[PDB]
RNA sequence: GCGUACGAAGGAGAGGAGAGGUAGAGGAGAGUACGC
Ligand code: EKJ
Repeated sequence: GCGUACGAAGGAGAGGAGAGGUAGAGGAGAGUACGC
C1' cells in the first nucleotide's frame, strides 16, 4: 500500500493545494485483527 473483519469512525486526496470547514462550523483521518 490492497483486500478483509469488528466499529459511528473516509480519500496522504476514492471530490475540493480547499469552487465547504486551518488542528476543521464533522473525521490528527479512532483503534484492533487477519490475508496479501
Ligand atoms: C489531510 C488533508 C489533505 C484543518 C484539521 C485536521 C487534517 C487533514 C490531504 C491531501 C492534497 C490536501 C490539500 C489541501 C488541504 C488538505 C489536504 C490526512 C490524513 C490523516 C489525517 C488528516 C489528514 N485536518 N488531512 N491534500 O485540519 O489533518 S490528509
Released in 2018, the model rests on X-ray crystallography data to a resolution of 2.8 angstroms. The RNA has 36 modelled nucleotides. Crystals were grown from: 0.1 M HEPES pH 7.5, 10mM NiCl2, 2.3M Ammonium Formate, 12% glycerol. The depositors describe the entry as "Crystal Structure of the Mango-II-A22U Fluorescent Aptamer Bound to TO1-Biotin". On the sample the depositors note: RNA was in vitro transcribed. Primary citation: Trachman 3rd. et al., Biochemistry (2018), "Crystal Structures of the Mango-II RNA Aptamer Reveal Heterogeneous Fluorophore Binding and Guide Engineering of Variants with Improved Selectivity and Brightness".